[PDB]
This is an experimental structure of RNA (selenocysteine tRNA) from Homo sapiens, with 75 nucleotides shown. The entry is indexed under selenocysteine, tRNA, mutation, pyridoxal phosphate, Transferase-RNA complex. Entry title: The crystal structure of T325S mutant of human SepSecS in complex with selenocysteine tRNA (tRNASec). It was solved together with O-phosphoseryl-tRNA(Sec) selenium transferase. Crystallisation conditions: 0.1M Na-cacodylate, pH 6.4 0.24M lithium citrate 10-12% (w/v) PEG 3,350. Rfam match: Selenocysteine transfer RNA. On this family, see Lowe and Eddy, Nucleic Acids Res 1997: "tRNAscan-SE: a program for improved detection of transfer RNA genes in genomic sequence". Gene Ontology term of the family: triplet codon-amino acid adaptor activity.

C1' cells in the first nucleotide's frame, strides 16, 4: 500500500455505561 | 480533605 | 476553532 | 466590549454522544 473487523474524532482530562434530551467512577486548574 | 459552583 | 467590531 | 455559528461527513428516527454507511486517527488480523 490493499483487504478484514474493534475502538477514535471538537463541550476540563480519563474509564465505563445508553436511543428519551444524558448518568455515573476516578482525576485537573480558578473561585468560597 | 470534604463540600459546592465552574 | 471560524467569521464579524 | 461582545455577538453569530459549527460538537468528522451524511442517514434513519418524535428523538442520535447512543443506531447505520462513509472519512480522519488508531490497535489487532491476513497478503508480500
Nucleotide at each position: 500500500g490493499c483487504c478484514c473487523g474493534g475502538a477514535u474524532g471538537a463541550u476540563c482530562c480519563u474509564c465505563a455505561g445508553u436511543g428519551g434530551u444524558c448518568u455515573g467512577g476516578g482525576g485537573u486548574g480558578c473561585a468560597g | 480533605a470534604c463540600c459546592u459552583g465552574u | 476553532u471560524g467569521u464579524c467590531u | 466590549c461582545g455577538a453569530c455559528a459549527g460538537a468528522g461527513u451524511g442517514g434513519u428516527u418524535c428523538a442520535a454522544u447512543u443506531c447505520c454507511a462513509c472519512c480522519u486517527u488508531u490497535c489487532g488480523g491476513g497478503c508480500g